[PDB]
Context: bound to proteins that are not shown
RNA sequence: CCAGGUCUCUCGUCCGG
RNA sequence: GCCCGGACGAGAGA
Numbered sequence: 001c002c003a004g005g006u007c008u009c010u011c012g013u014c015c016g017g
Numbered sequence: 018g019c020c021c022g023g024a025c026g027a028g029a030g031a
Base pairs, nucleotide, nucleotide: 006031007030008029009028010027011026012025013024014023015022016021017020
Other pairs, nucleotide, nucleotide, family: none
């Protein structure tokens, strides 16, 4: 200064093709 | 204009 799971969806910022 | 993808942040839900 930090610290506090597993997932899904979406929005936002930025960056790409 | 339209499509697609990525990194990070947030919100909701379970």